[PDB]
Context: bound to proteins that are not shown
RNA sequence: GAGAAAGCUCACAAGGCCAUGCCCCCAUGUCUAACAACAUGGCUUUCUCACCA
Numbered sequence: 001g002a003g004a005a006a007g008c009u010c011a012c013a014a015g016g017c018c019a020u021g022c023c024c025c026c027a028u029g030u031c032u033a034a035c036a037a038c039a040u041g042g043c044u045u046u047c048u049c050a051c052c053a
Base pairs, nucleotide, nucleotide: 002048003047005045006044007043012021013020015018025042028039030037
Other pairs, nucleotide, nucleotide, family: 004046cWW011022cWW014019tWS027040cWW029038cWW031036tWW032034tHS
C1' cells in the first nucleotide's frame, strides 16, 4: 500500500504478551413523541493476502 471485519481508543487497580472493573466514538440520514437499534461515510483499534529499489 490492497482487501475484509468490528466500535470505541488512551489511562488506574490486580495477576506471571492479556482474566475482570474503573471509562465505553464524531458526523449525515431511514422508523420513532424522543433515547436507542439498522444502513452510508469519517476516525480509533483488531484480523488477513502482498512490495520494501